[PDB]
Context: bound to proteins that are not shown
RNA sequence: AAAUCGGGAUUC
RNA sequence: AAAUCGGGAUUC
Repeated sequence: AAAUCGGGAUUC
Repeated sequence: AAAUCGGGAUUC
């Protein structure tokens, strides 16, 4: 750097 | 469905 598990606040 | 803001636990 990217990816995962969940939890919170948003976007046609 | 996908994407964003952060917060928590992980992955060569």